[PDB]
This is an experimental structure of RNA (T-RNA (76-MER)), with 69 nucleotides shown. It holds a match to the Rfam family "tRNA". Rfam describes the family as follows. Transfer RNA (tRNA) molecules are approximately 80 nucleotides in length. Their secondary structure includes four short double-helical elements and three loops (D, anti-codon, and T loops). Further hydrogen bonds mediate the characteristic L-shaped molecular structure. tRNAs have two regions of fundamental functional importance: the anti-codon, which is responsible for specific mRNA codon recognition, and the 3' end, to which the tRNAs corresponding amino acid is attached (by aminoacyl-tRNA synthetases). tRNAs cope with the degeneracy of the genetic code in two manners: having more than one tRNA (with a specific anti-codon) for a particular amino acid; and 'wobble' base-pairing, i.e. permitting non-standard base-pairing at the 3rd anti-codon position. The work is reported in "Structural basis for recognition of cognate tRNA by tyrosyl-tRNA synthetase from three kingdoms" (Tsunoda et al., Nucleic Acids Res., 2007). The PDB entry is titled "Crystal structure of the ternary complex of yeast tyrosyl-tRNA synthetase". Method: X-ray crystallography, resolution 2.4 angstrom. The entry became public in 2007.
C1' cells in the first nucleotide's frame, strides 16, 4: 500500500 | 434514529 | 445506554 | 474485632 | 459515558463522508 475486522464506564463487552 |  | 470483571458499602 | 469468599446494593 | 471532525435530520452511539488509532490477512514465486 490492498482487503478485512475492531475502537462504547479501568478492563471484557451487548446495542 | 427517540 | 444490557450484562460480566473490577471498584466501595456491608 | 481484619481480609477473602458465597449474597443483596450503589457509584462509574 | 459512545476514537475525532464535518454533514444529512426536529433529534445521531446508530445514517453519509473525511480523518486518527489497533488487530488479522494479502501483497512476483511459494
Nucleotide at each position: 500500500c490492498u482487503c478485512u475486522c475492531g475502537g462504547u464506564a479501568g478492563c471484557c463487552a451487548a446495542g | 434514529g427517540g | 445506554a444490557a450484562g460480566g470483571c473490577g471498584c466501595a458499602a456491608g | 474485632g481484619u481480609a477473602a469468599a458465597u449474597c443483596u446494593u450503589g457509584a462509574g | 459515558u459512545c476514537g475525532g471532525g464535518c454533514g444529512u435530520u426536529c433529534g445521531a452511539c446508530u445514517c453519509g463522508c473525511c480523518c486518527c488509532c489497533g488487530g488479522g490477512a494479502g501483497a512476483c514465486c511459494a